This is an experimental structure of RNA, with 23 nucleotides shown. The entry is indexed under Polypyirimine tract binding protein, IRES, PTB, C-terminal helix formation, RNA BINDING PROTEIN-RNA complex. Released in 2016, the model rests on solution NMR data. It comes from the structure "Structure of PTB RRM1(41-163) bound to an RNA stemloop containing a structured loop derived from viral internal ribosomal entry site RNA". Protein in the same entry: Polypyrimidine tract-binding protein 1. The entry is an ensemble of 20 models.

C1' cells in the first nucleotide's frame, strides 16, 4: 500500500468514521 469481514453515522441511490483479519 492493498483486499476481505463486523458494527455506527447518513439527505436522492452514496460517502464517512471505528474494530478485527490476511498479504
Nucleotide at each position: 500500500g492493498g483486499g476481505a469481514c463486523c458494527u455506527g453515522g447518513u439527505c436522492u441511490u452514496u460517502c464517512c468514521a471505528g474494530g478485527u483479519c490476511c498479504c